[PDB]
Overview
This is an experimental structure of RNA, with 27 nucleotides shown. Crystallisation conditions: Lithium Sulfate, Sodium Cacodylate, Magnesium Chloride, Jeffamine, pH 6, VAPOR DIFFUSION, HANGING DROP, temperature 295K. It was solved by X-ray diffraction to 3.24 angstroms. It was solved together with Maltose-binding periplasmic protein and 60S ribosomal protein L30. It comes from the structure "Joint X-ray and NMR Refinement of Yeast L30e-mRNA complex".
RNA sequence: GACGCAGAGAUGGUC
RNA sequence: GACCGGAGUGUC
Repeated sequence: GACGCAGAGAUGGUC
Repeated sequence: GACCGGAGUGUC
């Protein structure tokens, strides 16, 4: 910078 | 898998 996930909870944590 | 956590973040 385009794609892929992502508040209809992402990645990230802790048991 | 359950929970926590609230904006980013993985790739080339």